RNA sequence: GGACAGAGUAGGUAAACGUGCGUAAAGUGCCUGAGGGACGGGGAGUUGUCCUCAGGACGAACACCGAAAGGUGGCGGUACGUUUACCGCAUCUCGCUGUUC
Numbered sequence: 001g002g003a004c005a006g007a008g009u010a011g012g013u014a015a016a017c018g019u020g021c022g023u024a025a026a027g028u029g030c031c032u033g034a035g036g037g038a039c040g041g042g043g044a045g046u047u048g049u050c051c052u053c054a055g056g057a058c059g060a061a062c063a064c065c066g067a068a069a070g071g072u073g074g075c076g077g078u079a080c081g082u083u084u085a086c087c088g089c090a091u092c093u094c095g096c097u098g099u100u101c
Stems, first nucleotide, its partner, number of pairs: 011087010021076003030056008038047001041094004062073004
Other pairs, nucleotide, nucleotide, family: 010088cWW011037cSS022025cSS026060tWH026076tWS027059tWW027076tSS029057cWW029077tHS038088tSS039046cWW061074tSS066069tHS
């Protein structure tokens, strides 16, 4: 260098970027119930971590312009998306697919 054949990627964490929601307190957190996901196929063990739904107790940073709605900046263990980068998995048992002996 020509033909042939292959290429869909789950879980946790962090940061970046973007777009939101709340501050009239929802969300997060913690507690209880329930459902799922992860510990590279199916089953056990094992870890007991992440998500979702529901119920409960608590708790909050706003300032400035406006009469507010709203606006700029914040605060909230605040939501999602894309991208980086990092961390996890291997014991037993069942086949499948491919080498082999």
Record summary: The RNA (riboswitch) with a sequence from Eubacterium siraeum V10Sc8a has 101 modelled nucleotides. Released in 2011, the model rests on X-ray diffraction data to a resolution of 3.21 angstrom. Entry title: Crystal structure of THF riboswitch, unbound status. The entry is indexed under three-way junction, pseudoknot, gene regulator, RNA. Rfam match: THF (Tetrahydrofolate) riboswitch aptamer. Its family is annotated with tetrahydrofolate metabolic process in the Gene Ontology. About the family: Tetrahydrofolate (THF) riboswitch was first reported for Ames et al. as an RNA motif in 5' untranslated (5'-UTR)regions of folate transport and biosynthesis genes in Firmicutes genomes. A reference for the family is Ames et al. (2010), "A eubacterial riboswitch class that senses the coenzyme tetrahydrofolate", Chem Biol. Crystals were grown from: 0.1 M Tris-HCl, pH 7.0 4.2 M Na-formate, VAPOR DIFFUSION, HANGING DROP, temperature 293.15K.